[PDB]
RNA sequence: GCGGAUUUAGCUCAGUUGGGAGAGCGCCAGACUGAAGAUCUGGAGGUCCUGUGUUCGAUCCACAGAAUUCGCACCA
Numbered sequence: 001g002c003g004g005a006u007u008u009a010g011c012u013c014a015g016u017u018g019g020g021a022g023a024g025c026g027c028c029a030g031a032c033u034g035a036a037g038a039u040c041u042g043g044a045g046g047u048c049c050u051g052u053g054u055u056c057g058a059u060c061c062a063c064a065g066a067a068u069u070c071g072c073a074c075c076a
Stems, first nucleotide, its partner, number of pairs: 001072007010025004019056001027043004049065005
Other pairs, nucleotide, nucleotide, family: 008014tWH008021tWS009010cHS009011cHS009023tHH010045cHS015048tWW016059tWS018055tWS018057tWS020021cWS022046tWH026044cWW032038tWS033035tHS054058tWH055057tHS
């Protein structure tokens, strides 16, 4: 440099007939206990990588870009 894979919550990840933003763990509270762990209930928590476009409407489609990653290329 080229091609694919990947980018959604603090972490690890689902997801999307194009119309609800989610789970698990974590954290705070409830419940329980002598205390506690385990279990169970609930709450908070978001730049859906960025921008522009398409659309009545975008995590989802298009284009441009970024970043991570694997393979290849380079490796006076």